[PDB]
Released in 2016, the model rests on electron microscopy data to a resolution of 3.4 angstroms. Solved structure of RNA (RNA, DNA-RNA ELONGATION SCAFFOLD), together with DNA, 80 nucleotides shown. The sample was in a buffer at pH 7.25. Entry title: Structure of transcribing mammalian RNA polymerase II. The entry is indexed under TRANSCRIPTION, ELONGATION.
Context: bound to proteins that are not shown
RNA sequence: CAUAAAGACCAGGC
DNA sequence: AAGCTCAAGTACTTAAGCCTGGTCATTACTAGTACTGCC
DNA sequence: GGCAGTACTAGTA
DNA sequence: AAGTACTTGAGCTT
Numbered sequence: 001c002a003u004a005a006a007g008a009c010c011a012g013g014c
Numbered sequence: 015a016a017g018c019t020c021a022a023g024t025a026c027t028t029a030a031g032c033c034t035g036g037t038c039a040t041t042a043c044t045a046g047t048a049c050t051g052c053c
Numbered sequence: 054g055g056c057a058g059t060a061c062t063a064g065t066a
Numbered sequence: 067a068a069g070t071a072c073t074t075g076a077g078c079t080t
């Protein structure tokens, strides 16, 4: 110095 | 008849804190336009 | 040559 | 799930 979106569900951690 | 309160009925609400991974699909239907084939 | 049908691509519950 | 408030309909009185 900029782009990889957001959301969803699921698993797990203390 | 007006009005008063009191009862049930009904609608509506929020449910811990922080953190780590991954998978997944962003829509499927209807209409219009273009191209190809057949008459 | 013209018309019709089918397929594909772009709006839209 | 439960728990709340809110609303609402009915029931009983001046």
Base pairs, nucleotide, nucleotide: 007038008037009036010035011034012033013032014031015080016079017078018077019076020075021074022073023072024071025070026069027068042065043064044063045062046061047060048059049058050057051056052055053054